[PDB]
Context: bound to proteins that are not shown
């Protein structure tokens, strides 16, 4: 340099083995 894990772009919270928001994709 490349390859992988993660990864839609951002954002909030100690519900944190968690909960949520905006936009986008989807289904038009």
């Nucleotide at each position: 340099g490349g390859c992988c894990a993660a990864a839609g772009g951002c954002c909030c919270u100690u519900u944190u083995c968690a909960g949520g928001g905006c936009c986008a994709c989807c289904c038009c």